Context: one part of a larger RNA, bound to proteins that are not shown
C1' cells in the first nucleotide's frame, strides 16, 4: 500500500496474504475494547558523527578592563642623600 | 673596609605660575597700601601687633540714599563730587609641570570571545593495548592467516658486551688433601654441553660463538644493487659485492658493530659537518642572509593534530551497523526428574530415605548472545476478567508403609472441581496473623495503560548525605510532577433481513455448549482396634460452604406516583388555592425494579482410567494377559437442559378470478434454456471367511450325500430404413404400449408384484420388394433439464405487509396483542383495591390572654387570639404495565404487494 476468518509451519527466529489443514453464503443495526506489533511525532533513552549549543574550570588561544613602567604632553627654581674606571 | 679622584647618572625633600587639572558663583567685594581706632612700646621713633558698624524677642530692611557739598540757570529740576579712601582691572579658591591625556611595555584578567576535550572495544564507560614492536604456540609439515586467543618480551645494555688471533674448556658428579664442616682453596678421574652466551622466548656453537690472554677501532669513507614488512611506497633491520683506508694473524682469512631472529622516526623549521663551492638579479669589497651534499633537535595515536570537562535545560543527523522489554537459539546458573547404591533406617541398601559418580528434562530464575524493532511494539505492580499447562495443596476412587486404631508419610490415574480474608511494603518476592476441605505451582508479548490506576520507576522545581576546585553526578535517601483518540475492519456480545411458488401453525434436530460444589452436625459408636491412652468407616438422617439459573408471595432498599401530608422563604391585597427555590426540604408511600439484605429450583444412565479380579496359556508348574472375561475414578459419553443450520429436513391449514379473464393441472404443439458429461442392462438374500454356495435325500439338525468356486473374461440383452413395406410355416410362447384386478411398500416408503381382456411387435422358421448421389471420413445431431409462449379439457375463490392498536416486548428493527356491528373496542363516568392521615366550611359556654365599651356584670358584653373539639378513617389520590363495569359518548373497509 492493498485488504480485512482462523490453526500449525517455515519466514527479518509472533503473518491478512505464503504452504498444509479448519472451513466459508447476500446485505446489514447497536454494543464493545481481543487484535489491525492500530492512530498521535523522522526516539527525547542509548551509541556513532573528526554535527552543535546552554554551561563550568587550576584545558590551548586570545580580550575589554585595570596595574607598572618608558616616552611624548612639559616649562622654570633649589637643596641634600646615594651609585660608577 | 675605611678614605682621597674627576665626570655621569639614581633617589628623597622642596620652590615658582603661564601649560594641565579640580571646584564654585547671576563670576560682589581678592591682592598691595591707606584711613581710622584700640593695646602695646613712642625706649625719640615709631617700630610693630590687633580690630576696623549686625547676637534677650519668629517685626521692619527694595526706588542711582538722606545727608553734606559744588556746578546748573532755579523750576516743575538738572547734574557732578561725597556719602561709600587709594591702586591694579588676576572672578575666585585648590592643584601644579605632578596629575591628567596620547603611543608602546610587562603583569593581572571564565568577566568576556573562540576553539578543542583520539582510537580499539562481544552497547558505552572503567580498566587494558590486542595502537609501532619481537619469540615460541594457535597454525591445519611450502608461503599467508584471525580472536580484548595463550606463555612471554621491547622504548634499554655495551670502548667491550665491537673487530682479530692465540691458548683453553663448561654443567655436574666421584675420589683424595691442616685449620676446613653442606658450601672456601689445591689435585686427579668422568663428563655430547646436562654450562656460558647483556636483556624474552626460539635457533646456533666444543682445539667454538664458552672462559682468559694480546694487540687493536671494519662501531671509518664513498655512494649503487639485494632480503624482510610491500603497494612490491617509505622507515627500521639485514644481506652480498665495488671503489677506498685501516685493524689483526706467520698465514690462507676475517671485519661497514654485538652469534641470528626486536631495541625505533617525514614535510617545515633549527643546528652542525662537508664543499670554501653556487646565489644576493646596475658594479664591487668585507660582515650578515640564502643554497646544495652528509648528520642531530620528534612526532610511542610510533605514515607523525598544537587541545579540558559537563549538561536531568540540552540540540541535530543518522544507528536497529549498538544498549536499556518481548520473542527467537543456547541452558553454564537457576528448577525439577532419572539410574547406581557405599550408608542411614534398633535388625534390615532400596517402608521411607541415600554419599561417591553419573543420564536428563525444563524454560515460571539470571546469565550469555545481539537476529528482529531506534520515521518509537506505550516502561514496575496492583485492580479487572478469561481461557490453558500439569511438575496435584484440597475433592474422586486406589496401591505401599517401620499402615493395630487415629494421625500421617510414599506412589498411581487424575487438572472434573476449587484453592481466601487481613496487618506493614509501590512492590514482585518477603513476614505474620486469621479461616479453611485446600489456603499448590505456573503460562498466556515477564496476558490485560484507546481497560483502570499512577504508589514506584523514569524529564523538566527542591531538599540532604558522599563524591567533584566547579559546572555538576549517584542502577542512594527524599517531596512535588498533564495517562490522548475508534464513528473504520475483523473477533466477541446481543438485533435484522433478500433470495429459494406465496403465505401460516406445528414440529425434527444435525452441529456447537453444558455444571454443579464442598463441609458439619446427628445417628453408626465411646462402636471396630488398642494393654491404655485414644478412636474410625459404609448405610441413614438433619443443615451449611462455594457456584448457577429464576423469581418478587413475604422483608428490606430504591421514590418524578412529585400520591397524601408537613416544614421554610417570597410572590399572587386577606381568605381558599396556588407560583417560584435547576426534583425547595422533611415523614410516609403504592407500583416496578431490585438483594445470599429476599424465596425457590440445580437430573440418571451408560462407557471406561489407575487398581483390584475371573477363567487360561505361554512355561507339562505359576502367572489379572497372551487369547477372553468381572467390578471399578470427581473421567468420558449419553440423558437432561441452552441455541437451532439465516445454502439441513418433516407435517399441516389456506391460497386471490370476480374485469386487462389473473391462478393451477392434464393433454397437445411452438420457441428457447443448458447440461460435472445417456449412447445395450446400477443385474437386490443373509451370514462366514481355520469356511461357504447351490442341489438333493432324511431321523429337520452345529443332520447325511453330492456338486460349485481357482472372479463379471458372468448373466441377460444383442440380426430388420437409428431399423422399411409386405406373403407365408411353427408355436400359443416373448415382448412393447394404454387400460384394467387385487396386494404389498414410511428409512428418504413415490416403488416391487399381481389378474384380466385389449391393441401393436416378433430374428423360433421360410420367402417377395427397398435402399445408391452424405460422392473414401467428419458427433454427422436420435439425450435430459429449466422455462415461456398458444391451442383445448379439468379445477379452486386467499392472505401478508405498511397505517392505526397493545406491552407480556422493545435502542431501532424485531416480539407479542386488538381492529369491519361484538361474550367487539375506546373515552369517561361507577364499583373495588391501595396511599396519606382526617379536607373546605360552618359551629363551640374550647382557648394562654389582651384590648374596649357600657346596660359593672351571680358566662355583661365586643375585637384581636395559635391552636383545640365536633361534623370527618375524612378529604385527596388511585394505572400511567391494578381488578371489575347491565351506565354516557363514540368508532370500525385507509395504503401496498404476493402465484406452484
Ligand atoms: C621540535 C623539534 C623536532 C621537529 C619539530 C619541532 O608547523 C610545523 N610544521 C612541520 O612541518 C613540523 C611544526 C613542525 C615541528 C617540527 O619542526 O622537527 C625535531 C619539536
Nucleotide at each position: 500500500a492493498c485488504a480485512g476468518c482462523c490453526a500449525a509451519g517455515g519466514g527479518a527466529a509472533c503473518g491478512g496474504g505464503c504452504u498444509u489443514g479448519g472451513c466459508a453464503g447476500a446485505a446489514u443495526c447497536a454494543g464493545c475494547g481481543g487484535g489491525g506489533a492500530a492512530a498521535g511525532a523522522a526516539g527525547a533513552c542509548c551509541c556513532u558523527g573528526u554535527u552543535g549549543a546552554g554551561c563550568u574550570u587550576g584545558a590551548c588561544u586570545c580580550u575589554a578592563g585595570u596595574u607598572u613602567g618608558a616616552c611624548a604632553u612639559u616649562g622654570u627654581g633649589a637643596a641634600g642623600a646615594g651609585a660608577c674606571a | 673596609u675605611u678614605u682621597a679622584u674627576a665626570g655621569u647618572u639614581u633617589c628623597u625633600u622642596u620652590a615658582c605660575u603661564u601649560a594641565u587639572u579640580c571646584a564654585a558663583u547671576g563670576a560682589a567685594g581678592c591682592g598691595g597700601a591707606g584711613c581710622u581706632g584700640g593695646a602695646a612700646u613712642u625706649c625719640a621713633u615709631u617700630u610693630u601687633c590687633c580690630a576696623c558698624g549686625u547676637u534677650c524677642u519668629a517685626g521692619c530692611a527694595u526706588u542711582c540714599a538722606a545727608g553734606g557739598u559744588c556746578c546748573c540757570a532755579u523750576u516743575c529740576g538738572g547734574g557732578g563730587c561725597u556719602g561709600a579712601u587709594c591702586c591694579g582691572g588676576g572672578u575666585u579658591g585648590a592643584a601644579g609641570a605632578c596629575a591628567u591625556u596620547g603611543u608602546c611595555a610587562g603583569g593581572u584578567g571564565g568577566g568576556g570571545a573562540g576553539u578543542u576535550u583520539g582510537g580499539c572495544u562481544g552497547g558505552g564507560g572503567c580498566g587494558g593495548c590486542a595502537c609501532a614492536u619481537c619469540u615460541g604456540u594457535u597454525a591445519a609439515a611450502c608461503g599467508a592467516u584471525a580472536a580484548c586467543g595463550c606463555a612471554g618480551a621491547u622504548g634499554u645494555c655495551c670502548u667491550a658486551a665491537g673487530g682479530g688471533g692465540g691458548g683453553c674448556u663448561c654443567a655436574u658428579g666421584g675420589a683424595g688433601a691442616a685449620c676446613a664442616g653442606a658450601a672456601a682453596u689445591c689435585u686427579c678421574c668422568a663428563g655430547u654441553a646436562g654450562a656460558a652466551c647483556a636483556a624474552a622466548a626460539g635457533g646456533g656453537u666444543a682445539a667454538a660463538a664458552g672462559c682468559c690472554c694480546c694487540c687493536u677501532u671494519g662501531a671509518u669513507u664513498u655512494u649503487g644493487a639485494u632480503u624482510u614488512u610491500c603497494a612490491g611506497u617509505g622507515u627500521g633491520a639485514a644481506u652480498a659485492c665495488a671503489a677506498a683506508c685501516c685493524a689483526u694473524g706467520a698465514a690462507a682469512g676475517u671485519g661497514u658493530g654485538g652469534c641470528c631472529u626486536a631495541u625505533c622516526g617525514a614535510u617545515c623549521c633549527u643546528u652542525u659537518a662537508g664543499u670554501c663551492c653556487c646565489u644576493c638579479g646596475g658594479a664591487a669589497u668585507u660582515u650578515g642572509a640564502g643554497g646544495c651534499u652528509a648528520g642531530a633537535g620528534g612526532u610511542g595515536c610510533c605514515a607523525g593534530a598544537a587541545a579540558a570537562g559537563u549538561u536531568a535545560c540540552c540540540a541535530c543527523a543518522g544507528g536497529g551497523a549498538u544498549a536499556a522489554c518481548u520473542g527467537g537459539c543456547u541452558u553454564g546458573u537457576g528448577g525439577c526428574a532419572g539410574u547406581c547404591a557405599a550408608g542411614c533406617g534398633u535388625u534390615c541398601a532400596u517402608a521411607g530415605c541415600g554419599a561417591c559418580a553419573u543420564u536428563g528434562c525444563u524454560u515460571u530464575u539470571u546469565g550469555a548472545u545481539u537476529c528482529u524493532u531506534c520515521g518509537a511494539u506505550g516502561u514496575c505492580g496492583g485492580c479487572u476478567c478469561u481461557u490453558c499447562c500439569u511438575a496435584u495443596c484440597a475433592u474422586a476412587c486406589c496401591g505401599a508403609a517401620g499402615c493395630a486404631g487415629a494421625a500421617u508419610u510414599c506412589g498411581g490415574u487424575a487438572a472434573g472441581c476449587g484453592u481466601u480474608g487481613g496487618a506493614u511494603u509501590g512492590u514482585u518476592c518477603a513476614c505474620c496473623c486469621a479461616c479453611u476441605a485446600a489456603u499448590a505451582g505456573g503460562g498466556a508479548a515477564c496476558g490485560u495503560g484507546a481497560g483502570c490506576u499512577g504508589g514506584g520507576u523514569u524529564u523538566a522545581g527542591a531538599c540532604c548525605g558522599u563524591c567533584g576546585u566547579g559546572a555538576g553526578a549517584c542502577a542512594g535517601g527524599u517531596u512535588a510532577g498533564u495517562u490522548u483518540u475508534a464513528c473504520c475492519c475483523u473477533a466477541c456480545u446481543g438485533a435484522u433481513g433478500a433470495a429459494u411458488g406465496u403465505u401460516a401453525c406445528c414440529g425434527c434436530a444435525a452441529u456447537a455448549g453444558u455444571a454443579a460444589u464442598u463441609g458439619a452436625a446427628c445417628u453408626u459408636a465411646g462402636u471396630a482396634c488398642g494393654a491404655g491412652a485414644g478412636g474410625a468407616a459404609c448405610a441413614g438422617u438433619u443443615c451449611a460452604u462455594u457456584c448457577g439459573g429464576a423469581u418478587a408471595a413475604u422483608u428490606g432498599g430504591u421514590u418524578u406516583u412529585u400520591g397524601c401530608g408537613g416544614c421554610u422563604g417570597u410572590c399572587u391585597g386577606a381568605u381558599c388555592a396556588g407560583g417560584c427555590a435547576u426534583u425547595g426540604c422533611c415523614g410516609c408511600g403504592a407500583a416496578g425494579c431490585u438483594a445470599c439484605c429476599a424465596u425457590c429450583c440445580g437430573c440418571u444412565g451408560g462407557a471406561u482410567u489407575a487398581u483390584g479380579g475371573c477363567u487360561g496359556a505361554a512355561c507339562g508348574c505359576c502367572u489379572c494377559u497372551a487369547a477372553g472375561u468381572c467390578a471399578g475414578a470427581a473421567u468420558c459419553c449419553a440423558u437432561g437442559c441452552u441455541a437451532g443450520a439465516a445454502c439441513g429436513c418433516g407435517g399441516u391449514g389456506a391460497u386471490u378470478u370476480c374485469u386487462u379473464u389473473g391462478c393451477u393441472c392434464c393433454a397437445c404443439a411452438c420457441a428457447a434454456u443448458a447440461u460435472a458429461g445417456a449412447u445395450g442392462g446400477a443385474u437386490a438374500c443373509g451370514a462366514a471367511u481355520a469356511a461357504g454356495g447351490c442341489g438333493u435325500c432324511c431321523u429337520u439338525g452345529u443332520g447325511g450325500c453330492g456338486u460349485c468356486g481357482c472372479u463379471g473374461a458372468a448373466c441377460c440383452a444383442u440380426a430388420g430404413c437409428a431399423g422399411g413395406c409386405u406373403a407365408g410355416c411353427a408355436a400359443c410362447g416373448g415382448u412393447g404400449c394404454a387400460c384394467u384386478u387385487g396386494g404389498c411398500g414410511g428409512a428418504a416408503a413415490g416403488g416391487c408384484c399381481u389378474u384380466g381382456g385389449g391393441u401393436g411387435c416378433u430374428u423360433g422358421c421360410u420367402g417377395g420388394c427397398g435402399a445408391a448421389u452424405u460422392g473414401c471420413a467428419a458427433u454427422g445431431u436420435c439425450a435430459u433439464u429449466u422455462u415461456g409462449c398458444g391451442u383445448g379439457g379439468g379445477g379452486a375463490u386467499a392472505a401478508a405487509u405498511c397505517a392505526u392498536u397493545u406491552g407480556u416486548a422493545u435502542a431501532c428493527g424485531a416480539c407479542u396483542u386488538a381492529g369491519a356491528u361484538g361474550u367487539a373496542c375506546a373515552a369517561c363516568g361507577g364499583g373495588g383495591u391501595a396511599u396519606u392521615g382526617u379536607a373546605a366550611g360552618c359551629a363551640g359556654u374550647a382557648g394562654a390572654g389582651u384590648a374596649g365599651c357600657c346596660u359593672u356584670g351571680u358566662u355583661g358584653u365586643u375585637a384581636c387570639g395559635a391552636u383545640c373539639u365536633g361534623c370527618u378513617g375524612a378529604g385527596a389520590u388511585u394505572a400511567a404495565g391494578c381488578c371489575u363495569u347491565u351506565g354516557u359518548u363514540g368508532u370500525c373497509u385507509g395504503a401496498u404487494u404476493u402465484g406452484u

Shown are 985 nucleotides from a PDB entry: RNA (25S ribosomal RNA, nucleotides 2361 to 3396) from Saccharomyces cerevisiae. Released in 2024, the model rests on electron microscopy data to a resolution of 2.4 A. Rfam match: Eukaryotic large subunit ribosomal RNA. Its Rfam clan is "LSU clan". Rfam 15.1 lists 107,465 matches to the family in 2,616 species. Entry title: Yeast 80S, ES7s delta, eIF5A, Stm1 containing.